Shown are 24 nucleotides from a PDB entry: RNA. The work is reported in "Structure of an A-form RNA duplex obtained by degradation of 6S RNA in a crystallization droplet" (Kondo et al., Acta Crystallogr.,Sect.F, 2013). The structure was determined by X-ray diffraction at 2.6 angstroms resolution and released in 2013. On the sample the depositors note: in vitro transcription. The PDB entry is titled "Crystal structure of an A-form RNA duplex containing three GU base pairs".

[PDB]
C1' cells in the first nucleotide's frame, strides 16, 4: 500500500 | 460511531 488502533482539524 | 487530510503504535 493492506488490517486495524492513537493524537489533531474538518466532513456526515 | 463512520470518514477525509497529517503524523502515528501493532500485523502482513
Nucleotide at each position: 500500500g493492506g488490517g486495524u488502533g492513537g493524537u489533531g482539524c474538518g466532513g456526515g | 460511531c463512520c470518514u477525509g487530510c497529517a503524523c502515528u503504535g501493532c500485523c502482513c